Shown are 40 nucleotides from a PDB entry: RNA. Method: cryo-electron microscopy, resolution 3.3 A. The entry became public in 2023. The sample was in a buffer at pH 7.5. It was solved together with nsp12, nsp8 and nsp7. It comes from the structure "Porcine epidemic diarrhea virus core polymerase complex".
Context: bound to proteins that are not shown
RNA sequence: AAGAAGCUAUUAAAAUCACA
RNA sequence: GGUUGUGAUUUUAAUAGCUU
Numbered sequence: 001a002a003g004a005a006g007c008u009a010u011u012a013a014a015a016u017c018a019c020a
Numbered sequence: 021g022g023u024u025g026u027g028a029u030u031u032u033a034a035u036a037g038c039u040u
Base pairs, nucleotide, nucleotide: 004040005039006038007037008036009035010034011033012032013031014030015029016028017027018026019025020024
Other pairs, nucleotide, nucleotide, family: none
C1' cells in the first nucleotide's frame, strides 16, 4: 500500500412509540 | 380481521464519505 475496522452521515426496509 | 397521516427511536441493509 492493499486490507481492516471505527466513525460519519445519506438512502432503503422492518420494527416500536407518541400525537390527531 | 386489526386504518390513514406526521413526528421519533432502534435494528438491519445499501450507499458513499471520513478517521484510525